[PDB]
Context: bound to proteins that are not shown
RNA sequence: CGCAUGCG
RNA sequence: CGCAUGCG
Repeated sequence: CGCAUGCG
Repeated sequence: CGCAUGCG
């Protein structure tokens, strides 16, 4: 830097 | 939109 999942 | 975790 980006993706995935979780949460708000 | 942000945070957390995982991965590259």

The RNA has 16 modelled nucleotides. The structure was determined by X-ray diffraction at 2 angstrom resolution and released in 2010. The entry also contains Polymerase cofactor VP35, not shown here. The entry is indexed under RNA BINDING DOMAIN, COILED COIL, INTERFERON ANTIVIRAL SYSTEM EVASION, RNA REPLICATION, RNA BINDING PROTEIN, TRANSCRIPTION, Host cytoplasm, RNA-binding, Virion, RNA BINDING PROTEIN-RNA complex. Entry title: Crystal structure of Zaire Ebola VP35 interferon inhibitory domain bound to 8 bp dsRNA.